Molecule: sgRNA
Organism: Rothia dentocariosa
RNA sequence: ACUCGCCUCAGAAGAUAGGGAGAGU
RNA sequence: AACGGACGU
RNA sequence: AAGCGUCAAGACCACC
RNA sequence: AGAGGGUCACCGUAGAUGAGUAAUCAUCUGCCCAUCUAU
RNA sequence: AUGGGUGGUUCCCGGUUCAGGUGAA
DNA sequence: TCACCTGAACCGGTTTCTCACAGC
DNA sequence: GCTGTGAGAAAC
Repeated sequence: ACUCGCCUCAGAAGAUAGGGAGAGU
Repeated sequence: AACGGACGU
Repeated sequence: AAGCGUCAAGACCACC
Repeated sequence: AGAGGGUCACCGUAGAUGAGUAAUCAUCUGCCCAUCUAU
Repeated sequence: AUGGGUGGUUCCCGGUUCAGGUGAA
RNA backbone atom coordinates (compact mmCIF):
# COMPACT_ATOMS: atom_id res chain seq x y z
C1' A A 1 0.00 0.00 0.00
C1' C A 2 -5.27 -2.69 -0.69
C1' U A 3 -9.78 -6.28 1.54
C1' C A 4 -12.73 -8.10 6.43
C1' G A 5 -14.86 -5.75 12.13
C1' C A 6 -15.00 -5.14 17.37
C1' C A 7 -17.19 -0.92 20.39
C1' U A 8 -19.00 4.58 19.20
C1' C A 9 -22.38 9.53 16.82
C1' A A 10 -26.46 9.52 13.19
C1' G A 11 -35.00 7.62 16.36
C1' A A 12 -35.03 1.55 14.40
C1' A A 13 -33.52 -1.77 9.48
C1' G A 14 -30.67 -0.09 4.42
C1' A A 15 -26.70 4.69 2.71
C1' U A 16 -22.10 8.11 5.15
C1' A A 17 -17.81 9.98 9.66
C1' G A 18 -15.17 9.02 14.28
C1' G A 19 -10.02 5.70 18.82
C1' G A 20 -7.76 2.01 17.78
C1' A A 21 -7.24 -2.96 15.51
C1' G A 22 -6.02 -6.67 12.96
C1' A A 23 -4.20 -10.73 7.98
C1' G A 24 -2.23 -11.44 3.78
C1' U A 25 0.05 -10.35 -0.80
C1' A B 1 -12.10 -13.87 5.57
C1' A B 2 -11.38 -15.47 10.82
C1' C B 3 -9.75 -12.95 14.88
C1' G B 4 -10.90 -8.48 19.03
C1' G B 5 -13.17 -2.33 21.73
C1' A B 6 -9.21 1.65 23.63
C1' C B 7 -6.19 5.15 27.68
C1' G B 8 -4.48 4.66 31.62
C1' U B 9 -4.75 4.39 36.91
C1' A C 1 -7.42 -9.56 39.11
C1' A C 2 -9.92 -5.98 38.84
C1' G C 3 -12.65 -2.05 39.35
C1' C C 4 -13.46 3.19 38.69
C1' G C 5 -12.65 7.49 35.97
C1' U C 6 -11.71 9.49 30.64
C1' C C 7 -12.01 9.98 25.03
C1' A C 8 -13.75 8.73 20.29
C1' A C 9 -20.02 12.64 14.22
C1' G C 10 -18.79 17.44 10.36
C1' A C 11 -20.90 23.32 8.82
C1' C C 12 -22.58 28.59 10.85
C1' C C 13 -22.93 33.04 14.53
C1' A C 14 -21.48 34.38 19.38
C1' C C 15 -18.10 34.54 25.25
C1' C C 16 -12.99 35.00 26.96
C1' A D 1 -7.13 27.21 23.38
C1' G D 2 -11.63 25.70 25.54
C1' A D 3 -16.47 26.09 27.68
C1' G D 4 -21.99 27.18 26.58
C1' G D 5 -26.20 28.28 22.72
C1' G D 6 -29.08 27.54 17.45
C1' U D 7 -29.14 24.17 12.27
C1' C D 8 -28.66 19.49 9.74
C1' A D 9 -26.60 14.05 9.53
C1' C D 10 -35.05 11.88 6.31
C1' C D 11 -37.57 14.18 2.11
C1' G D 12 -35.86 13.17 -6.72
C1' U D 13 -34.95 17.17 -10.69
C1' A D 14 -36.30 22.88 -12.04
C1' G D 15 -38.03 27.87 -10.57
C1' A D 16 -40.75 32.14 -7.24
C1' U D 17 -42.00 34.09 -2.83
C1' G D 18 -41.22 34.78 2.19
C1' A D 19 -38.47 33.94 8.03
C1' G D 20 -33.41 34.00 9.49
C1' U D 21 -26.93 38.67 10.16
C1' A D 22 -26.23 32.99 8.56
C1' A D 23 -26.90 27.41 8.34
C1' U D 24 -31.03 25.77 7.09
C1' C D 25 -36.09 25.62 6.84
C1' A D 26 -41.24 26.61 5.13
C1' U D 27 -45.09 27.55 1.42
C1' C D 28 -46.93 27.49 -3.99
C1' U D 29 -46.07 26.37 -9.50
C1' G D 30 -43.67 23.20 -12.78
C1' C D 31 -41.52 18.08 -14.88
C1' C D 32 -40.29 12.60 -14.05
C1' C D 33 -41.08 8.24 -11.37
C1' A D 34 -43.67 5.07 -8.20
C1' U D 35 -48.39 4.44 -6.13
C1' C D 36 -53.37 3.65 -5.94
C1' U D 37 -58.66 5.06 -7.18
C1' A D 38 -64.36 4.65 -10.46
C1' U D 39 -66.79 4.24 -15.44
C1' A E 1 -58.43 4.87 -23.23
C1' U E 2 -59.76 7.85 -19.56
C1' G E 3 -59.98 11.16 -15.21
C1' G E 4 -58.41 12.27 -10.51
C1' G E 5 -55.11 11.83 -5.46
C1' U E 6 -50.69 10.26 -2.86
C1' G E 7 -45.87 10.66 -2.09
C1' G E 8 -40.21 10.77 -3.50
C1' U E 9 -34.52 4.64 -0.06
C1' U E 10 -39.16 0.87 4.28
C1' C E 11 -41.45 0.49 9.65
C1' C E 12 -42.95 2.37 14.27
C1' C E 13 -49.03 2.27 20.02
C1' G E 14 -47.71 3.24 24.00
C1' G E 15 -48.43 3.59 29.29
C1' U E 16 -48.19 2.38 34.36
C1' U E 17 -47.05 -1.91 38.46
C1' C E 18 -46.03 -6.36 40.30
C1' A E 19 -43.08 -11.18 39.46
C1' G E 20 -39.76 -14.11 37.27
C1' G E 21 -35.29 -15.18 34.23
C1' U E 22 -30.41 -14.16 32.91
C1' G E 23 -26.65 -10.53 32.68
C1' A E 24 -22.18 -7.87 33.50
C1' A E 25 -20.63 -5.79 37.94
C1' DT F 1 -26.76 -2.27 42.15
C1' DC F 2 -27.90 -1.04 37.35
C1' DA F 3 -30.05 -3.15 33.26
C1' DC F 4 -32.33 -5.89 30.33
C1' DC F 5 -36.27 -8.71 28.67
C1' DT F 6 -41.12 -11.88 29.21
C1' DG F 7 -45.41 -11.82 30.99
C1' DA F 8 -50.41 -10.90 32.80
C1' DA F 9 -53.61 -7.46 33.23
C1' DC F 10 -55.92 -3.13 32.19
C1' DC F 11 -55.87 1.46 30.27
C1' DG F 12 -54.94 6.57 27.53
C1' DG F 13 -56.98 14.05 33.73
C1' DT F 14 -61.00 18.89 34.52
C1' DT F 15 -61.76 23.47 36.56
C1' DT F 16 -61.37 28.04 39.06
C1' DC F 17 -59.04 31.61 40.45
C1' DT F 18 -55.23 34.98 40.80
C1' DC F 19 -51.79 37.75 38.69
C1' DA F 20 -48.10 39.80 36.16
C1' DC F 21 -47.90 41.13 32.06
C1' DA F 22 -44.69 43.40 26.83
C1' DG F 23 -45.34 46.44 24.72
C1' DC F 24 -46.66 49.85 23.54
C1' DG G 1 -48.76 53.45 32.30
C1' DC G 2 -52.18 50.13 32.18
C1' DT G 3 -54.35 45.88 30.83
C1' DG G 4 -56.80 40.73 27.88
C1' DT G 5 -53.13 36.95 27.40
C1' DG G 6 -50.69 33.81 29.08
C1' DA G 7 -48.76 31.04 33.06
C1' DG G 8 -49.38 28.81 36.94
C1' DA G 9 -51.06 27.35 41.79
C1' DA G 10 -54.59 24.77 44.22
C1' DA G 11 -58.51 21.81 44.96
C1' DC G 12 -60.61 17.49 43.36